[PDB]
Context: bound to proteins that are not shown
């Protein structure tokens, strides 16, 4: 000392979206050389 | 045409949170 259901709070990971950034591949324009 | 830059735009590493989702712990609460 239990068999479930259901919420709250925490911590850890994954994943997927939203924004914000960098780097690098193609396209569209644009600017300097020649 | 080629070499560099610049503005935009798709796609891919990359991080920045927020938010969803669940994967799993641990605390608590109520319900028969």
């Nucleotide at each position: 000392c239990u068999c479930a259901g259901c919420u709250u709070c925490u911590u850890a990971g994954g994943a997927g979206a939203a924004u914000g950034a960098c780097g690098u591949a193609g396209c569209a324009u644009g600017c300097u050389a020649c | 045409g080629u070499a560099g830059c610049a503005u935009g735009c798709u796609a891919c590493g990359u991080c920045a949170u927020u938010c969803u989702c669940c994967u799993a712990a641990g605390a608590a609460g109520c319900u028969g």
Method: electron microscopy, resolution 3.09 angstroms. The entry became public in 2022.
This is an experimental structure of RNA (Template RNA (55-MER); Product RNA (35-MER)), with 66 nucleotides shown.
Protein in the same entry: RNA-directed RNA polymerase, Non-structural protein 8 and Non-structural protein 7.
The sample was in a buffer at pH 8.
The depositors describe the entry as "SARS-CoV-2 replication-transcription complex bound to ATP, in a pre-catalytic state".
The work is reported in "Structural basis for substrate selection by the SARS-CoV-2 replicase" (Malone et al., Nature, 2023).